[PDB]
Context: one part of a larger RNA, bound to proteins that are not shown
C1' cells in the first nucleotide's frame, strides 16, 4: 500500500470549561448600643416604629481584628460490616428403588470349562492329548447368617466459602425478630490515603478492533447496470372567498341575528336604533286541501341517581299503543237529488306530534366550485404580421472561349433514251455534340463532423445557345397561397407559417411538495361503472365522544346434539369402464 | 344366461373418517294458582302477555376478561409478493391461477459466509446474569474434549429453504438374511484310475457310449456313470463327478443395506465462505463442558397511560406535588404538545455609539430534539424576551428559476 467519508470503543497529542482557595457553630480580645419603662403613633388587640431612661473589661446587646474545638465541604481510590441480583464451591443431616443392585467373610446345596492338583500318552528348551468337577487355582447358579452393612442414583431440609455488578430514596411513622440492650427488620454506611490540578473530565486531530452500499422517488422487490443529483447562496409548492357538514369554545334562548339601512363619533374604529327579513317554532301531499292529547302526553322491560328503604326512577334503548298527512275501503243525520263526509277500519305509507332547541359567532377536520397544492401537452379559437429566403407568373434589363458533325437552299461535273442517278463544292439547320466561365450536386458513403460553415472544403461529376442563368420593379398572404407533383416551398419554422390574446387551456399520467419529539397504527379485498393506470361503496385505521364503570362477552376447551360426501374404502353392490377360463 | 376371476371411475357409489363447522350450557329462567284477548278450541281448551306466591348469589361447565357497549367523522387503500399444507393448466418454469394459516410491504436484532420472505426472536437509554437458533482447529468469542463404529476417493466429504443429480454397475470394504459341503475330511493345490457285472435296448455305413433316441435292476470296494469335454464311424488313448495317497479348518451359493468408486461433458481464474483438514478438522450417534441477540431474569434512569391522595387550607406556576403499576418496532395515515421567522395589540419603568442587527470562530454549557445560551474576532444603528393576534412562516432533490464557482 487500487476511494473516502460515517457509528461503538480505548490509547496517544493539542486545547479547553467547571470544582476547589472555605463556610456555618461553641469558646478566649478591642471598639458600640441590649433587658425593662415611660412618651406619641400604627396594628392581625397585642405585636412593632419613632424620643428616652438601657451605661455596659473576662457582665448584657452587636460588630473586626487574632487563636482552639466540632461539623460540612473538590477530585480519584483501598479496606471494614451490611442491602439486592448473581455466578462458583465446599459441609453435614433426612427419604426413595429389590428399604438399591452388587460386594467381603462363614455357613448349605447344584453345576460346568477357556479343566486347578494328581494321574495316562508323545515331544519332552517350550506344549499338545485324555481322564480328572477343587484336590497342592479357582470359576458359575440358588438360598441363608453378620446385616436394619456399604456405596451409587435421584427427591430434599439446612450451613459456610471466592468472586463479581449496583447504593436506587432521604426527619420519625410499617411488617416482624430479639429481650429489657436493641436489630442484617419499608433501598450505604464507617474508617483511610493521595492529588487539589489540568490529575478526573470534555472537545478536536490521528491511529487501532470490530462495523457500515448513495441519497430522494416509482415499486411486490434499489447499492443497483432504473431516473433526478458538478457545488453554493437567494426564491420555491394544500392559499382564499362563497356555500354546506360533523365536533369544540362562546352568548342568548322559543326565540334570535346592530353594522341594507338610520342617529352619533376622539371620524374607514367606537357606541346606540328599529321596521321588515333570513333561520327555527307544524307536518304530510302531485295538488284542491287538510293539519297533531282518550290517558298524570300512555302500558312493560332495563336504567344513573335519591329514597321516608316502600319505592320513585332522568337521558337512552327494546316493545305494544295513542294522534296528525297521504293511499285504500265503509258510508249517518242532512241536501241547490247532488253536494257533504260523520263514524268506524286497513299484514299501507310520511324526512311527523308524542311537556320545543335553535339562532349567530370562534376554531379544526372533510366536501364543491373556482387557476384551487406547484409544474407540464400532442390540440382549438380570436385578431393581425410576413414572398428580404424560397415557389409561380407579368414589367423592364443583362451574362453565357474555343472546337466537331454537317440539314435545307445554291454553284459545277459526270451517266442515262426517258424517268431521274451520281460526284466535288458552297451552305450553315440542330430545345445535336466536346468542353471554359456561370448554373447545378453523382460518387468518394473522402475531410470536417463542441467545423470555416446551424450543410462548408476537395477531387470526381451532370449541363453549358436553351424548357438557359439573372438583377430590379410589381402580384399571389395561412385552411390561405404557389407546386414540370417531392407534401415540396411560403425568412434556419411546414402533413397546415409567425406574433398577441381568450390562457394559470384540460390532463384518471410522470416529477416535486420545506423543522422536532410523543402516542394510535393499515390496504392492496367486496359491489357498481364506457369499470381494467381511475372513482364511488363496504372493509381495515385515527380521533372526539357518551351510557357507563356488582358494564359483559370469548378467533379457546369440557359436556349435550345436528349437517356435511372430501381422504380412504366398493366393484362376486347400482351406472359407466375392464382381463380370462369353467358350467348351460 | 349363470357361478368365479383381475384392474379402474374430477363430472360413479352401498360405505365413509381426520382437520374444520350450527345450537343450548338458565335470573330476560323454573314451579302453583289466577287475569286479559276482537286469535283458536266441541269447550275458560289453548297460544301469547302478565298480577301473587316459591327457589339467591353455589344463579345450574372450564379458563380468561393484559377486548365493556354504542356513536360520530374522517385519513390512507383498492397493482401485492412468499412459504408449510391441499390443489388446477402445463414438459417443465424464480410460471399461470385458487383455500387455510403465517410472514415480506410496513422491520431492525443474533445464525443461515453472501439474501424481503427460512431458523430464533421482534427493538425506549444503559449495567450485571442466562440463553434460543447457531456454534466451539485458525479466520472466530467457546475444546486439535470423552465414547463406539464407518470411509482412503489420480473429481472424497462436509449440515435443512440452497443453489442439483437418475437408471444401472464393482471378487473395495463392513454390517446383515436364507439356504447347501464339513474331523465318519468343506474349497484350492498337488494325481494315478474313474472300474466291472454284461455288448441291458431302439438307429444296421457305424455306439455297454458318445451321427442321435423313448431312458435304466446290480457283487468285492476308499471307488467309479449304461455314460464323457478332443471324438476313426466303431471297443480302443483318455478326462470330468467321482475315488481317494496328502493336505488339517471352515468354506460354497443366492441376496440385503451403509461409506466409497464408474456412471459424471463449458466456455475468464476460483470456491463446503477461506486456510486448511485423513484413528480427520469427514460421515452416524451418546455424553459433558463453554460463547453470545436489542430475547428472558434483576437494577438505574426517560416518556406514555392508568390507579390513588393532597382545603373549618401551617397553603398550590392544584394546568402543581407525593405513591404505586404496566408498556414502548413502524411506511401510508391520524392526533397532541412543543421549537423557528416576517408583522400587530400589551407588558417588562427591558438591551444599546461606554457599541443594536448582522456574520467568522476543530472555544464553552443547557435540551433526546428542533433550537437555546455564552466567550473571542470584525461592524456601526437599531433590537429583544413573555402573553394574545396575524401569515406571502421552515427545503437537498422538482432535466425546479436566478446569479455565482
Nucleotide at each position: 500500500g487500487g476511494a473516502a467519508g460515517c457509528g461503538u470503543u480505548u490509547g496517544u497529542g493539542a486545547c479547553c470549561a467547571g470544582a476547589c482557595u472555605u463556610g456555618c457553630g461553641c469558646c478566649g480580645u478591642u471598639c458600640c448600643g441590649a433587658u425593662c419603662a415611660u412618651c406619641c403613633g400604627g396594628u392581625g388587640u397585642u405585636c412593632u416604629c419613632a424620643c428616652c431612661g438601657g451605661u455596659g473589661c473576662a457582665c448584657u446587646c452587636g460588630g473586626g481584628a487574632c487563636g482552639g474545638c466540632u461539623c460540612a465541604g473538590g477530585c480519584c481510590a483501598g479496606c471494614a460490616u451490611c442491602g439486592g441480583u448473581u455466578u462458583u464451591g465446599g459441609c453435614g443431616g433426612g427419604g426413595g428403588g429389590a428399604u438399591a443392585a452388587a460386594g467381603g467373610u462363614c455357613c448349605g446345596g447344584g453345576g460346568a470349562a477357556c479343566g486347578u492338583a494328581g494321574c495316562u500318552c508323545c515331544u519332552c528348551c517350550g506344549g499338545g492329548a485324555g481322564u480328572g468337577u477343587u484336590a497342592u487355582a479357582g470359576c458359575c447358579c440358588c438360598g441363608g447368617g453378620c446385616g436394619u452393612a456399604a456405596u451409587g442414583c435421584c427427591c430434599u431440609c439446612g450451613c459456610c466459602g471466592g468472586g463479581a455488578c449496583c447504593g436506587a430514596g432521604g426527619u420519625u411513622c410499617g411488617c416482624g425478630c430479639a429481650u429489657c440492650u436493641g436489630c442484617a427488620a419499608g433501598g450505604a454506611u464507617g474508617c483511610u490515603g493521595g492529588c487539589g490540578u489540568a490529575a478526573u473530565g470534555g472537545u478536536c486531530a490521528u491511529c487501532a478492533a470490530c462495523g457500515a452500499c448513495c441519497c430522494g422517488u416509482c415499486u411486490u422487490g434499489a447499492a443497483a447496470c432504473a431516473c433526478g443529483g458538478a457545488c453554493c447562496a437567494a426564491g420555491g409548492a394544500g392559499u382564499c372567498a362563497a356555500g354546506g357538514u360533523u365536533u369544540u369554545g362562546c352568548g342568548c334562548g322559543a326565540g334570535u341575528g346592530u353594522u341594507u339601512g338610520g342617529g352619533u363619533g376622539u371620524a374607514a374604529a367606537a357606541c346606540c336604533c328599529g321596521c321588515a327579513c333570513g333561520c327555527g317554532u307544524a307536518a304530510u301531499g302531485a295538488a284542491a286541501g287538510u293539519g297533531a292529547a282518550c290517558g298524570u302526553a300512555g302500558g312493560u322491560g332495563a336504567g344513573a341517581g335519591c329514597u321516608u328503604c316502600g319505592g320513585c326512577g332522568c337521558a337512552u334503548c327494546a316493545u305494544c299503543g295513542a294522534c296528525c298527512g297521504a293511499u285504500c275501503c265503509u258510508g249517518a243525520u242532512g241536501u241547490a237529488u247532488u253536494c257533504g263526509g260523520a263514524u268506524g277500519g286497513a299484514u299501507u305509507u310520511g324526512a311527523g306530534u308524542a311537556a320545543g332547541a335553535g339562532c349567530g359567532u370562534u376554531a379544526a377536520g372533510c366536501c364543491u366550485u373556482g387557476g384551487a397544492c406547484c409544474c407540464g401537452a400532442a390540440a382549438g379559437a380570436u385578431g393581425g404580421u410576413g414572398a428580404a429566403c424560397u415557389a409561380u407568373g407579368c414589367u423592364u434589363g443583362g451574362a453565357u472561349a474555343g472546337g466537331g458533325u454537317g440539314a435545307a437552299g445554291c454553284c459545277a461535273g459526270a451517266g442515262g433514251a426517258a424517268a431521274c442517278u451520281c460526284u466535288g463544292g458552297u451552305g450553315g439547320a440542330g430545345g445535336c455534340u466536346c468542353g471554359c466561365a456561370g448554373c447545378g450536386g453523382u460518387u468518394c458513403u473522402g475531410a470536417c463532423g463542441u467545423g470555416c460553415a446551424a450543410a462548408u472544403c476537395g477531387a470526381u461529376c451532370g449541363u453549358c445557345a436553351a424548357a438557359u442563368c439573372u438583377g430590379a420593379g410589381c402580384a399571389u398572404g395561412g385552411g390561405g397561397g404557389c407546386g414540370a407533383a417531392a407534401g415540396a416551398c411560403u425568412a434556419a419554422u411546414c402533413g397546415a407559417a409567425c406574433c398577441a390574446u381568450c390562457u394559470a387551456g384540460u390532463a384518471g399520467c410522470u416529477g416535486g411538495u420545506u423543522a422536532c419529539c410523543g402516542c394510535c397504527g393499515a390496504a392492496g379485498u367486496u359491489u357498481c361503472c364506457c369499470u381494467c393506470a381511475g372513482g364511488a361503496u363496504a372493509g381495515c385505521a385515527g380521533u372526539g365522544u357518551u351510557g357507563u364503570u356488582c358494564u359483559u362477552c370469548a378467533g379457546u376447551u369440557u359436556u349435550a346434539u345436528g349437517a356435511g360426501g372430501u381422504a380412504a374404502a366398493g366393484c362376486g353392490a347400482a351406472u359407466g369402464a375392464u382381463u380370462a377360463g369353467g358350467g348351460a | 344366461c349363470c357361478a368365479u376371476u383381475c384392474u379402474c371411475a374430477a363430472a360413479c357409489u352401498u360405505u365413509a373418517a381426520a382437520u374444520a363447522u350450527g345450537u343450548a350450557a338458565g335470573a330476560a329462567g323454573c314451579c302453583c294458582u289466577u287475569g286479559u284477548u276482537a286469535c283458536u278450541u266441541a269447550a275458560u281448551u289453548g297460544a301469547a302477555c302478565g298480577u301473587g306466591g316459591g327457589c339467591a348469589u353455589u344463579c345450574g361447565a372450564a379458563u380468561g376478561u393484559a377486548c365493556c357497549a354504542a356513536c360520530a367523522c374522517u385519513a390512507g387503500u383498492g397493482g401485492g409478493c412468499c412459504a408449510u399444507u391441499u390443489u388446477u393448466g402445463g414438459u417443465a418454469a424464480g410460471c399461470a391461477g385458487a383455500a387455510c394459516u403465517g410472514g415480506c410491504g410496513a422491520u431492525g436484532c443474533g445464525g443461515g459466509a453472501u439474501g424481503a420472505a427460512c431458523c430464533g426472536a421482534a427493538c425506549g437509554c444503559g449495567g450485571g446474569g442466562u440463553u434460543a437458533a447457531g456454534g466451539u482447529g485458525c479466520c472466530g468469542g467457546a475444546g486439535u474434549g470423552g465414547a463406539c463404529g464407518c470411509u482412503c476417493a489420480u473429481c472424497a466429504g462436509a449440515c435443512a429453504c440452497c443453489a442439483c443429480a437418475a437408471a444401472a454397475g464393482g471378487c473395495g470394504u463392513u454390517a446383515g438374511u436364507a439356504c447347501a459341503u464339513c474331523u465318519u475330511g468343506a474349497c484350492a493345490g498337488c494325481a494315478g484310475g474313474a472300474c466291472g457285472g454284461u455288448g441291458g435296448c431302439c438307429a444296421u455305413g457305424g455306439a455297454a457310449g458318445u451321427c442321435g433316441g423313448a431312458a435304466u435292476c446290480c457283487g468285492c470296494u476308499a471307488a467309479g456313470g449304461a455314460c464323457u469335454g478332443u471324438g476313426u464311424a466303431a471297443c480302443a488313448a483318455c478326462u470330468c463327478a467321482c475315488c481317494u495317497g496328502c493336505c488339517g479348518a471352515a468354506u460354497g451359493u443366492a441376496c440385503u443395506a451403509g461409506c466409497c468408486c464408474u456412471g459424471a461433458a463449458a466456455a475468464u481464474g476460483g470456491a463446503u465462505g477461506g486456510c486448511g483438514c485423513u484413528c480427520a478438522a469427514g460421515c452416524g450417534u451418546c455424553c459433558c463442558a463453554c460463547c453470545c441477540a436489542u430475547a428472558c431474569c434483576c437494577c438505574g434512569c426517560c416518556c406514555u397511560c392508568a390507579g390513588g391522595g393532597u382545603a373549618g387550607a401551617a397553603a398550590c406556576g392544584a394546568u402543581g406535588c407525593c405513591c404505586u403499576g404496566a408498556g414502548g418496532a413502524g411506511u401510508a395515515g391520524g392526533c397532541g404538545g412543543c421549537c423557528g421567522u416576517g408583522g400587530a395589540g400589551g407588558u417588562c419603568a427591558g438591551u444599546g455609539a461606554c457599541g443594536a442587527a448582522g456574520c467568522c470562530u476543530a472555544g464553552g454549557g443547557c435540551g433526546u430534539g428542533a433550537g437555546c445560551c455564552c466567550g473571542g474576532g470584525u461592524c456601526g444603528a437599531a433590537c429583544g424576551g413573555c402573553c394574545u393576534c396575524u401569515a406571502g412562516u421552515g427545503c437537498a432533490g422538482a432535466u425546479c428559476u436566478u446569479g455565482g464557482u

This is an experimental structure of RNA (26S rRNA, nucleotides 412 to 1425) from Neurospora crassa, with 989 nucleotides shown. It was solved by electron microscopy to 2.7 angstrom. Entry title: Structure of the translating Neurospora crassa ribosome arrested by cycloheximide. Primary citation: Shen et al., Proc.Natl.Acad.Sci.USA (2021), "Structure of the translating Neurospora ribosome arrested by cycloheximide". Keywords: Protein Synthesis Inhibitor, Cytosolic Ribosome, Polysomal Ribosome, Peptidyl Transferase Center, TRANSLATION. An Rfam search finds the family "Eukaryotic large subunit ribosomal RNA" in it. The family is grouped with related families in Rfam's "LSU clan". Its family is annotated with structural constituent of ribosome and ribosome in the Gene Ontology. Among the 76 different proteins in the entry, which are not shown, are 60S ribosomal protein L16, 60S ribosomal protein L34 and Ribosomal protein S12. Lineage of the source: Eukaryota > Opisthokonta > Dikarya > Ascomycota > Neurospora. Ions in the entry include magnesium.